[PDB]
The depositors describe the entry as "Solution NMR structure of the tetramethylrhodamine (TMR) aptamer 3 in complex with 5-TAMRA".
An RNA structure (tetramethylrhodamine aptamer), in which 48 nucleotides are resolved.
Released in 2019, the model rests on solution NMR data.
It is bound to 5-carboxy methylrhodamine (FH8).
The entry is an ensemble of 10 models.
The 2020 paper behind the entry is "Structure of an RNA aptamer in complex with the fluorophore tetramethylrhodamine".
RNA sequence: GGACGACUGAACCGAAAGGUUCUUGGCUGCUUCGGCAGAGGUACGUCC
Numbered sequence: 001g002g003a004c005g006a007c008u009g010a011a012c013c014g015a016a017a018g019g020u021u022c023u024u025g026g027c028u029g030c031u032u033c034g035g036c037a038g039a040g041g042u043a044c045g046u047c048c
Stems, first nucleotide, its partner, number of pairs: 001048005006042002009022005027038004
């Protein structure tokens, strides 16, 4: 560097951790405010 989860929020199942599903964050503009482009990736953990 890249990959998975996480970096948005919530629901469902498990004593509790936790697992799954819908919802994905901000900085700039439009926008159905959901999105899209514009800049930016490891910071936490494991994988190369």